[PDB]
This is an experimental structure of RNA (Mutated adenine riboswitch aptamer) with a sequence from Vibrio vulnificus, with 71 nucleotides shown. It was solved by X-ray crystallography to 2.13 angstrom. It is bound to pyrimido[4,5-d]pyrimidine-2,4-diamine (29G). It holds a match to the Rfam family "Purine riboswitch aptamer". Entry title: X-ray crystal structure of the M6' riboswitch aptamer bound to pyrimido[4,5-d]pyrimidine-2,4-diamine (PPDA). The entry also models magnesium ions.

RNA sequence: GGCUUCAUAUAAUCCGAAUGAUAUGGUUUCGGAGCUUCCACCAAGAGCCUUAAACUCUUGAUUAUGAAGUC
Ligand code: 29G
Numbered sequence: 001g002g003c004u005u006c007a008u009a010u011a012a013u014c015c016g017a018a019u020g021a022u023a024u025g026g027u028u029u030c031g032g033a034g035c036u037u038c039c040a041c042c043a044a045g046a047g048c049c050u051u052a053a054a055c056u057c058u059u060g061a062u063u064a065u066g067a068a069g070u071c
Base pairs, nucleotide, nucleotide: 001071002070003069004068005067006066007065008064009063010040013033014032015031016030017029018028025049026048034041042060043059044058045057046056047055
C1' cells in the first nucleotide's frame, strides 16, 4: 500500500427559508448547524396520515483519523 475489523467523527442526522402534493400523494431547492476532519449527508422499503398539514420508522454506504489482523 490492498482488503477486513475496531475506535473516533456523525445520528448517511437535525434546523430554517422557500417550493409542491394528498392514500396512483407525501415534491423540489437553497442556506445553516453538526466533525481538532477532507469529503459526504443519499437510496430503497415500511408505517402513518379520512383528505388535513404534517410526516414517522427500518435497512443499506462513503470519506477522514488512529489502532489491530491478513495478503
Ligand atoms: N460517516 C461519515 N462519512 C462522516 C462522519 N462524520 C463526519 N464526516 C463524515 N463524512 C463522511 N463522508